[PDB]
Context: bound to proteins that are not shown
RNA sequence: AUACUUACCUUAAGAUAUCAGAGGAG
RNA sequence: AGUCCUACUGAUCAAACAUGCGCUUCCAAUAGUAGAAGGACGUUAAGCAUUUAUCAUUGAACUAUAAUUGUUCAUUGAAGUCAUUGAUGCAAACUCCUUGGUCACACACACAUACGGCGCGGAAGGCGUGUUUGCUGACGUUUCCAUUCCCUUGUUUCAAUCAUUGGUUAAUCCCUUGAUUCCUUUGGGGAUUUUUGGGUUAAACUGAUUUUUGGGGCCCUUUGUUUCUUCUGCCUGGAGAAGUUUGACACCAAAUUCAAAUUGGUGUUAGGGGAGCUGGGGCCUUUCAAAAGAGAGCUUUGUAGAGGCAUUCUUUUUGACUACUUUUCUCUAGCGUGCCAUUUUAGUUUUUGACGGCAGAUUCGAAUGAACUUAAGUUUAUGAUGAAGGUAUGGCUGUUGAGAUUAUUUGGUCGGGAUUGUAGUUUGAAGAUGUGCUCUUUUGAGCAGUCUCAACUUUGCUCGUUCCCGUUAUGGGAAAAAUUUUGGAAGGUCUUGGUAGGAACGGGUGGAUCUUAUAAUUUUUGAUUUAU
RNA sequence: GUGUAGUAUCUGUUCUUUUCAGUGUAACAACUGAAAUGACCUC
RNA sequence: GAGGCUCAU
RNA sequence: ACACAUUUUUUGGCA
RNA sequence: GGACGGGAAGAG
RNA sequence: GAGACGUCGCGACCCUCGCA
RNA sequence: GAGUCGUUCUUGACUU
RNA sequence: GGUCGCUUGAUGUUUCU
RNA sequence: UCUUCCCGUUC
RNA sequence: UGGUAUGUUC
RNA sequence: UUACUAAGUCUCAUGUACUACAU
Numbered sequence: 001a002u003a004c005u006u007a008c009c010u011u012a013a014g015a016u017a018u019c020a021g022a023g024g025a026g
Numbered sequence: 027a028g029u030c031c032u033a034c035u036g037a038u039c040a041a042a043c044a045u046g047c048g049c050u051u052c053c054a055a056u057a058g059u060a061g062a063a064g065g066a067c068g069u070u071a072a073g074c075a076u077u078u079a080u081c082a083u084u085g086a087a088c089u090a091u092a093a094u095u096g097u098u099c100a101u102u103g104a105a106g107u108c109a110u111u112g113a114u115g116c117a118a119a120c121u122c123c124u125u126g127g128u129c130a131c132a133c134a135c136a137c138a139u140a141c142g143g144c145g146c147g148g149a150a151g152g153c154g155u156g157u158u159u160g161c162u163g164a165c166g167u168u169u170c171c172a173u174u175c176c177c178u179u180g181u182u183u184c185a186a187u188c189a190u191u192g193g194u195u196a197a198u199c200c201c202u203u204g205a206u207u208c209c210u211u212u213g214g215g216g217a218u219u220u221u222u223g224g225g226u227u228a229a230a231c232u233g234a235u236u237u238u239u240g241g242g243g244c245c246c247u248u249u250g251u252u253u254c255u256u257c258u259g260c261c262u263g264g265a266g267a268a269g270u271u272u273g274a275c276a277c278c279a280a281a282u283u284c285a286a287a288u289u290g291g292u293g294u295u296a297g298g299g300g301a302g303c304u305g306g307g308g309c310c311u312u313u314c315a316a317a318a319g320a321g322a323g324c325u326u327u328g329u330a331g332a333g334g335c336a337u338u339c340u341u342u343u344u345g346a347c348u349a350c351u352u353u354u355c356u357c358u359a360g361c362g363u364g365c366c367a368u369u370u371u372a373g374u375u376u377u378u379g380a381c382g383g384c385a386g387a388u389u390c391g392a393a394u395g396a397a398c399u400u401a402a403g404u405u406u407a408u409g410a411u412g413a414a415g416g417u418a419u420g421g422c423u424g425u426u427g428a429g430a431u432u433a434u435u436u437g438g439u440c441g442g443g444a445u446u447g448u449a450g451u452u453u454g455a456a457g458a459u460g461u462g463c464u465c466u467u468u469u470g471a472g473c474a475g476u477c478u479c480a481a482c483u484u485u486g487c488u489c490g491u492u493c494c495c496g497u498u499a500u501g502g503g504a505a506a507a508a509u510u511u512u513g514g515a516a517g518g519u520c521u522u523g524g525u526a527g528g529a530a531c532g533g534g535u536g537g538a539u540c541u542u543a544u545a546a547u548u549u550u551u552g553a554u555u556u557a558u
Numbered sequence: 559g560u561g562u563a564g565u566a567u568c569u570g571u572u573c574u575u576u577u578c579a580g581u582g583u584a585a586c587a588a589c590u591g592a593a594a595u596g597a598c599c600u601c
Numbered sequence: 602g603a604g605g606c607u608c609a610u
Numbered sequence: 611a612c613a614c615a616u617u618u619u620u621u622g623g624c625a
Numbered sequence: 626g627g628a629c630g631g632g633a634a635g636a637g
Numbered sequence: 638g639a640g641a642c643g644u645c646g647c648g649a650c651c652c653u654c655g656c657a
Numbered sequence: 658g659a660g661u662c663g664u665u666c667u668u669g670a671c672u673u
Numbered sequence: 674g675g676u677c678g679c680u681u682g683a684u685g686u687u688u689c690u
Numbered sequence: 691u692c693u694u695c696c697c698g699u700u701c
Numbered sequence: 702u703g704g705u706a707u708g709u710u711c
Numbered sequence: 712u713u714a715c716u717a718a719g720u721c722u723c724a725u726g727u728a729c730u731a732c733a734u
Stems, first nucleotide, its partner, number of pairs: 003709002006706004012542005017038005022032004039160009050150004062125005068120003073116004081103002084100004127146001161537003165532004170528002174301006180244001183241004189235007199225003204219007245264002254269005273295008302525004307520001309518009321489004328482002331479005338458005345452006353444002356441001364439004371433007379426006388414004393408006461474005491505006560733001562731001564729004569724001570722001577592005594610004598605004626701001628699009638689001640687006646679004651675002659672005
Other pairs, nucleotide, nucleotide, family: 001711cWW002710cWW002711cWW005707cWW026027cWW049151cWW049152cWW054061cWS055128cWW056058cWS077112cWW078110tWW079110tWS081104cWW083101cWW088096cWS090095tWS109112cSS164533cWW165533cWS181243cWW182242cWW187237cWW188236cWW200220tHS203221cWW228229cHS246248cWS246251cSS251260tWS251261tHS270273cSS281287tWW282286tWW306521cWW308519cWW319508tHS326484cWW326485cWW327483cWW330480cWW336460tHS336475tSS337459cWW344453cWW351446cWW352445cWW355442tWW358362tWW369434cWW370372cHS384416cHS399402tHS418419cSS466468tHS491507tWS497500cWS561732cWS563730cWW568725cWW571721cWW572720cWW573720cWW582587tHS583585tHS627700cWW658673cWW666667cSS674675cHS
């Protein structure tokens, strides 16, 4: 190190700076 | 109306990497045996001065409002900090620990604009500029890019020798040329100056690198004697050999019953210099694009933009202005005086004003002469030949300009304010008006009308950047320029960092940041100013 | 189991005139001829 | 044993 | 080879 | 005291 | 011991008189 | 031993 | 050196005692 | 040939 | 569709 | 670590074969 048994558990989400304008998406 | 995206655009902010601001603070003697910061959970020190070391029942006396509190002695009952060499305050001395640039030159005469902050750095911070990204790191893929080395393992300096490169001088010399000399056919050739630049070679000199030796200064705490590792090895020395990131080295722990081997982890793989590449900061040079200057100012014409209002008289005297009358007040009610401008014509006064010179020695380029003197140094001259304002840390002389005042070259000014009424001009209002369109009650408002200004356009004058021409009066033409700034392209020089990973995508990826659960007993949405 | 004549082959032994010239020889070898006597020096 | 531009008859 | 037969070394000396 | 030479004198 | 006959010396009244 | 001459720096000849 | 002396120079033949 | 005196050698 | 820890055999 | 060669001729003896020739 392989093979098997047993004890416990099996998950809070969303996102990654802000403002203004133009274009595209039903 | 609501939502998403843009290798979409402008602005703010954040992070990273560089980069500069005569910026802000600090960085410990060695020309000594010290000292700065923080402590001792160190000593003297049991230092000096103060303060406390349990309650209740009862007995023999008892002060006494208490659960006999207070005094002396005891039985018993519940816990019962140790500490009294204790605790607090005060104060000095000694000793020892951790930190540094214990750095490069010199043991020096600076400053009112208070201090030449104009050395090589390091530590902490502020401000400003450029690039990239919008939180960051591992795994996989890319039919993606990538792909270096060299010396050194005490340093520095001086001296000697070999080799290399760069420059200067001459021989064998060579090409061109200023100059000298000779020959020859206007042109050229021989030699020298190797003048000027370059080529060949290396006899002499100089800068730099390297092999070896020797001397001097410092360090060896490197304490495992260089600490990158291993091996050998060292103070009469400081060394030698090998290797370096899918590797290697050293160590810890263990069961396998010496040693040995296996497994899980830990830590190291360094420092300095140099060639190449790259990013960024500063200076200089070349080239392109843009903005001022470039030509401007003016008289005339046409076009048309903007803006403002069209005209005149009379009446009324609504508000204003001027002139005249009465009274009051004011520099003097009026000439002059006075005030205002300023011409430096003059005076007075002032100038860290300037120049030149005098006195302390006016000096210095100490060149030269002379004196005092060994010499040096001082004084003086040649002293304007050149430079220093004078030279003073007390002054002064003369010249010049500018600032202020007065006369003057000259000129202006002499009435204003309050009160009363009239005359004249214009606006509030009425009439007549003035050319036409729109609005309109109208003296009416806008447009053609007219005025003013700006753009194009032409004609001549004047001033003018540079060049040419008619010509140096002045015009004509051209550049419509020389020059300053910004941005971009290229080269040189100074300085710094990096040199083996980087870019894109994917995540039932990891760690950070924001919002809501979560303003209710666990921090963060309050029972810590000790007060009724 | 002999004698006469003769031959070959080992082995042992040993180095023949110091030289010169000729023959000879692959060179040797071998053969053919002659002969210095005296003095001195170094290892 | 080596050596003599050695010498003399 | 020679140095005994008249002038030299083979003596006419002896007493 | 004895021998040898020399030299002188005196005798035969 | 002396007489001849010779041959080489002490002196000199003598001879002689000069380097080859 | 003496006396004369030829040639050369010292000997050979000839007489008595 | 030739001559004279020796005033008792030196030397051999040769007779005598 | 003897005797005497002197000077030398020898024992 | 899984993780952590523990006990046997090779 | 030693980089490879010795007997010959003569003389006088020994060793061994042999060839013609005779009982």